[PDB]
RNA sequence: GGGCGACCGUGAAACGGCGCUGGGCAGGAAAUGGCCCAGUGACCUGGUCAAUGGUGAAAAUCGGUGAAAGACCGACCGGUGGGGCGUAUCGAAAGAGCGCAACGCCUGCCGCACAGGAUGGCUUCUGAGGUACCGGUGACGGUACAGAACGCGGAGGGGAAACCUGGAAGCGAGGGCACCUCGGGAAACCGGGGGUCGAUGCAUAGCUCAAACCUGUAACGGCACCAGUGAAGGGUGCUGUGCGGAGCAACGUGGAGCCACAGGCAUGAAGCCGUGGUUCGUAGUCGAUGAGACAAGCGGUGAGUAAGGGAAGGGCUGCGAACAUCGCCUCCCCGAAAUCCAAGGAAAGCCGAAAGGCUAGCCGCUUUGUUGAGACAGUGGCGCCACGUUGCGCAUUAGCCGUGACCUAAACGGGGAACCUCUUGGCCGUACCGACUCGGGUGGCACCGGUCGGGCUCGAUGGCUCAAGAGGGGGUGAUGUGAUGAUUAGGGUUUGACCCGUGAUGCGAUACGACCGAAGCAUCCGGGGAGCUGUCUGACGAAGAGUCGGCAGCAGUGGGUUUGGCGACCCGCUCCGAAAGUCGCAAGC
RNA sequence: GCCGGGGCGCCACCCCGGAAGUGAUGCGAGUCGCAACUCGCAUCACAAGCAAACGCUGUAGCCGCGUGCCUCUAAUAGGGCUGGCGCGGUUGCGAAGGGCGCUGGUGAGUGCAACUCUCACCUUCGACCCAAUCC
RNA sequence: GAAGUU
Numbered sequence: 001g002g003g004c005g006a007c008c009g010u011g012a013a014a015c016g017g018c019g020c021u022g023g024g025c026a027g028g029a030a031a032u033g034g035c036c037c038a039g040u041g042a043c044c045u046g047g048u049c050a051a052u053g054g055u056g057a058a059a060a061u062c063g064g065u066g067a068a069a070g071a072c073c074g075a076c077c078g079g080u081g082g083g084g085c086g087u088a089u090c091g092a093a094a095g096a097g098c099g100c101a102a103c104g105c106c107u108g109c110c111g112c113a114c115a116g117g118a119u120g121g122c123u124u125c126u127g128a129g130g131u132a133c134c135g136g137u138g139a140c141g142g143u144a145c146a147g148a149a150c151g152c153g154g155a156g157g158g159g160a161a162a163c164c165u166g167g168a169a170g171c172g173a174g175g176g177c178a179c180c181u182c183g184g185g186a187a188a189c190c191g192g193g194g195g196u197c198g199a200u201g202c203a204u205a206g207c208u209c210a211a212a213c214c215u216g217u218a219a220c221g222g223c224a225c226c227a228g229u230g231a232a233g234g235g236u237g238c239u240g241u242g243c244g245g246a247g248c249a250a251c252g253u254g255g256a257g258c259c260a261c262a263g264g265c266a267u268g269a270a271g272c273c274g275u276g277g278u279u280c281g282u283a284g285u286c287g288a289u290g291a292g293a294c295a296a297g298c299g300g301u302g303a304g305u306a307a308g309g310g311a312a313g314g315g316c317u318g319c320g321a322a323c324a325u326c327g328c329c330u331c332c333c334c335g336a337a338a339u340c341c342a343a344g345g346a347a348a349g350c351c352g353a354a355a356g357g358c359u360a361g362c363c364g365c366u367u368u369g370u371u372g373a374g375a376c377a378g379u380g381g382c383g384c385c386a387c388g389u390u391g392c393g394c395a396u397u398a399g400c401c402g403u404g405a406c407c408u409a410a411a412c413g414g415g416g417a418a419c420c421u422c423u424u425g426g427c428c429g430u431a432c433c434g435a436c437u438c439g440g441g442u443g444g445c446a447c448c449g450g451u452c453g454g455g456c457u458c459g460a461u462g463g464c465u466c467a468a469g470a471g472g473g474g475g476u477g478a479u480g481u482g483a484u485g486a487u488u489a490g491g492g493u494u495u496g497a498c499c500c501g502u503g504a505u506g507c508g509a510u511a512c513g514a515c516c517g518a519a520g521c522a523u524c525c526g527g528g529g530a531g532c533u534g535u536c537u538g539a540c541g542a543a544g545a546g547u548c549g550g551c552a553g554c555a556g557u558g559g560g561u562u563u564g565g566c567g568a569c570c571c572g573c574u575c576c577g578a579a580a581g582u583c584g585c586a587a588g589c
Numbered sequence: 590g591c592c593g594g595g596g597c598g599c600c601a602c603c604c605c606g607g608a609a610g611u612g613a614u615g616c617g618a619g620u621c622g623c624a625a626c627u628c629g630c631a632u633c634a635c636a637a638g639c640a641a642a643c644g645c646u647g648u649a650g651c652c653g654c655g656u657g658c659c660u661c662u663a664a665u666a667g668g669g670c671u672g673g674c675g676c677g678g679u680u681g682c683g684a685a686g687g688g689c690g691c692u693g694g695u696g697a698g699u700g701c702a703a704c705u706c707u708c709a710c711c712u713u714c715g716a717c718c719c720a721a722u723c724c
Numbered sequence: 725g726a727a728g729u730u
Stems, first nucleotide, its partner, number of pairs: 003207002007414004016044002018041008046407005053401003061075004078106004084100004089096002109245005114216004119212001122201001124199002130145006150172003156165003175197003179194006221239006247392009257382005263273003276516003280513003284376003292371004296366002299363003308333003312330003320724001321730003325726002340345001349358003419472007426464003433454001434452004438700001440448002479586006490576002498528002501525001503524004536550005558571003587646003591607001594604003612633006647682010657670004686719003689715002693711006
C1' cells in the first nucleotide's frame, strides 16, 4: 500500500443468496413485512463452436382495398407535448391538480435489454471489536445475535508515538420506502395506525455493486429559465428508456462520402532524416507575380413557433492539456392548431391593424482588405446507399430452456516465509541486587540520597540464535544476477504431469506502404520424462514366502578442492513444481 | 574530507602519520603471460593539479501475440479500462518531495530543581497519512 | 455554465 486485481486447484457445476410452496414463532385490530425449518427452481450464474430438441408469444378497437392487413388507407379510443379557455382545488407568485375542445407525436401490444426507488446480501469496512453458548490449560477458534441516516459520548481494538477505528452502553435526531392498512378529497395531496431500513460501490470500463418487488423518467447531481416573504428555500425544461417484431449475409456493378500520411532539421517555401534489415516507393499539377483561412463589399434568396426528422455543426467555463458527456446555442428538411383580426393577416424572425418596410440565416462572386504554406491529388483503409446474383429466413418464428465438447480476470476453495505481538512449557555457567527520579560530584560512565515488588520456589532480571502453539501479516510491468519462500501449496506416475529442440509452418518491429523478419505465441513434428545392480546388514512375518533406510557402479544433477583453473575427487541425491513477501550481490543517478 | 597504525572496558579521546605525482616511458621479484598488474630505480613530465558512501532504483507510455470491456463514429480512425490483464520488445523521463510524531543533537526558555517540559531548527524511523498539477 | 475519466 489509493474499494478488488498474486499463484494453485475445482469450475458453469457447487456452497451461499433469492423467489415459490408447505409447516411453525414473535409482534400486531388486519395487512405488508421480520425470524425458523424442509423441499424446489426457465433466477443471481458465463463464453465459443456444433448438432438436434422442449416449451412458446404479439400487434388499442372497428371498417375498407387487397391473394393477402398488426403492416397500406380511413374512422374511433387511449397516452403524451406545446399552448388557449374555465375552475370544486393547493399556492404570495411562478406554478401544480382537474375539466373542455383543436392540433401534433406515438404499434397503446409482445419479447429482450436498460433505468429509477426501497430492501437484500455481495467487494471493502465496522472487525486482532461486543454479547450468548460451545471447544481449548491459555493465547484464542466456531456458531448465532446486535446499527434508518447523522451528531455527542468513549468500553474495546490497532500503533513506537502523534493518532486511527469505534452496532459496548447511554442520550439526542425522527427521515426514506415507485411499503402495508384505514379514513378525507374528483385529484394533486392531507391525517391516524403499523412493517422494515449500518457505512461503501459519487469504483466511467476486466471484480463486486446481482437476483428478487414496484415503476417506466417518478431519482442524486448539474445547467438554462420563471417567481419574489433577497439570494431564496419554491417551481419549470433537458439529461430521464432503448433495440427487434422481416429482412439478413456473402458477392458483382454504380455513386456519393469518411479516416491515416505524425515529427525533427528547415525552407523562393524546395529538399533531407529515420526501419531490426533490403541499391524499394512516398509520384504528379498548381502555388509567397500569395496555398489557404478570416473579414469586408456585390448580387440572389429571404424568414416557420410546438412536435417530428438529419452519417448536420459549436464557442466559453476546470488549474494545464486530451477525450467524451450534460446544458445552452446554430444550420437544414418537414410543419400545425387552439385562438385573435379592420378578414388582407397574426399566433409562427423584428416594426406595422393592414398595405408594406427591415434584417438574421442560406447561396454562390469579387487587380476587395487582414494574416500567411499548403491545397488538389496520390497511396492504404473504412463504412453507407441504389440495382443485380446466390443462400437462409419472414408461426412451429423470435424468446426462454435443454444436450456435447472446449475454455475461464465469475464464483468457491487452498497454502504461504521474513517480521510484530501474545500463550503454555523446558533449561540455564547461572541470587545477585534490578527499576525509577528536575541530587551531586564526571564533558558523560561511575557511588551513594530517596522510592519501589521480590531476593533461595535457588534462573529474579536476564540468556537459550529454546520447544510447542495463537493472532496480525502475505497479491503494485519495465538494469542484470542470485538466495529464501519451497525436498512447500499443488499436481503426476507410460491413456503419462512436465521439459528441451539451435525441427518445419503461420501471425509477428518503432516515419506511411511492400518484402524479409528477432523475441514471444500458436499448430504440427521429433527427443527426453517417473531410476536403471546387490534374495546383502537389520526387522516385520508362523522356525514358510515376500522388502528396503543404508551401499557399489552406470546415467542424471550443479558447485568446493591448484590462495583461482581448462573437465578430475567429495558434496547429494533421484517424478514435475509455483506465488505474494523477505534478503544479498553487481550495475546505474 | 582516508583508513586508525596503535593505545585508551564501550570512557571520551589521544598519540602516530600508516596522506596527497595529484601521470607515463624502460629494468627487476610480481602465479600471469606477455592480454596485465604490485612496488624500487633512471628519464620524460600539467612544469600545477587529486581519493571519497549513504541512499535511491520508480514512472509516462508505445508497439504486437493471445484474451475480454466501456465511451465515441455509419465504420475504420480517436479516448481509456494499473502499460486493461498475460507474455515479449522498445523509446524517454527520473533515481524524490510533504505533514505527523519517533532516535539523537543544537539553542533559548519557563525556573527553582527537567537527559525527560515547551518553543525553533537540523537529524533518522515509519509505503503511518498526503502530494500523485506530466495523464 | 458543470464535472467525469486519463